This is an experimental structure of RNA (HIV-1 REV RESPONSIVE ELEMENT RNA), with 29 nucleotides shown. Primary citation: Peterson and Feigon, J.Mol.Biol. (1996), "Structural change in Rev responsive element RNA of HIV-1 on binding Rev peptide".

RNA sequence: GGUGGGCGCAGCUUCGGCUGCGGUACACC
Numbered sequence: 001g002g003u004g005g006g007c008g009c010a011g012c013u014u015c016g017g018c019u020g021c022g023g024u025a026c027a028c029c
Stems, first nucleotide, its partner, number of pairs: 001029004007022006
Other pairs, nucleotide, nucleotide, family: 005025cWW006023tWW013016tWS015016cSS
């Protein structure tokens, strides 16, 4: 850098989820 998709907090959501921060971060090369 590329691929991909969350843990926490906040917001929306009714909730998973999504976004943002950690973020060159995290897993691989």

Annotation
Method: solution NMR. The entry became public in 1997.